Context: bound to proteins that are not shown
This record gives sequence, structure tokens and C1' cells, in this order.
RNA sequence: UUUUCCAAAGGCUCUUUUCAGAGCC
Repeated sequence: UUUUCCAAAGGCUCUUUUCAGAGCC
């Protein structure tokens, strides 16, 4: 004297069959 330069984390989507259905990892 700016702000510093430092870890960890961890799949869903679409469709009005929406009280639902369909598909993907």
C1' cells in the first nucleotide's frame, strides 16, 4: 500500500396426461 490470488463443492430435463405423463445421465 492496492484489496487480496487462497480452498471446498457437486445429475436431471421436457411436456399441460400437471392429481400426471415422457425421456436422459

Shown are 25 nucleotides from a PDB entry: RNA (RNA stem loop). The reconstruction used 300,222 particles. It was solved by cryo-electron microscopy to 3.6 angstroms. It comes from the structure "Human UPF1 in complex with the histone stem loop RNA". Keywords: ATP-DEPENDENT HELICASE RENT1, UP-FRAMESHIFT SUPPRESSOR 1 HOMOLOG, HUPF1, UP FRAMESHIFT, histone stem loop mRNA, HYDROLASE. The work is reported in "Mechanistic insights into recruitment and regulation of the RNA helicase UPF1 in replication-dependent histone mRNA decay" (Machado de Amorim et al., Nat Commun, 2026). Protein in the same entry: Isoform 2 of Regulator of nonsense transcripts 1.